Released in 2002, the model rests on X-ray diffraction data to a resolution of 2.3 angstrom. 7S.S SRP RNA from Methanocaldococcus jannaschii: 97 nucleotides with solved positions. It was solved together with Signal recognition particle 19 kDa protein.
[PDB]
This record gives sequence, C1' cells and structure tokens, in this order.
RNA sequence: UCGGCGGUGGGGGAGCAUCUCCUGUAGGGGAGAUGUAACCCCCUUUACCUGCCGAACCCCGCCAGGCCCGGAAGGGAGCAACGGUAGGCAGGACGUC
Repeated sequence: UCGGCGGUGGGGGAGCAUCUCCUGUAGGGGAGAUGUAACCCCCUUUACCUGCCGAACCCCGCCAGGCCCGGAAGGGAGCAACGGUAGGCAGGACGUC
C1' cells in the first nucleotide's frame, strides 16, 4: 500500500404531542407545563459532502381535489402527491486503529 472501525455534543427559537387553563353564543383566537430528532440559528475547539434506497401499514411537516362548520367571508380535520427525520447501501479530502 492494502485492510478495519467512527460518525459529535450544547443553549436558544419554532412547530408539533399530551395535559391543564383563559376566551369566542359555529369554524375558531390564545396562555402555561412536560416531552421532542425532523425546521431555523448560534457556540466551539475534527465529524462533513454525495447520489440513490427509507419508514406498506401512524416517524415528523405539509397538503391539490374531496369532506366538514358557514348565507357568504372565512376556517377545520385530512387521503394521495410533495418535503423531511430515524435508519440501510455504495462511494469522497477529514478523525481514529
């Protein structure tokens, strides 16, 4: 040369989940607590970029049409598609043995 391992931690801000509250004579508008990987930031002084698979049964966001409440305006839950995460495969300067 081969060849083998490895993919950080930490504080915030979201959003979401559950619970409890305040509020609006439908849909709704808000607060707090606890959880969180998915979004954003930053923080450092090594853990980055690739394509391609990947949650067939609910892993998260989001959501055309349809469905709902409504005279309407407007809202709501939300399947498909679409985006992502956890996680697999191949590789690639970078840590290690």
The depositors describe the entry as "Crystal Structure of the SRP19-7S.S SRP RNA Complex of M. jannaschii".
An Rfam search finds the family "Bacterial small signal recognition particle RNA" in it. Clan: SRP clan. Gene Ontology terms of the family: signal recognition particle, plasma membrane targeting and SRP-dependent cotranslational protein targeting to membrane, signal sequence recognition. From the family's description: The signal recognition particle (SRP) is a universally conserved ribonucleoprotein involved in the co-translational targeting of proteins to membranes.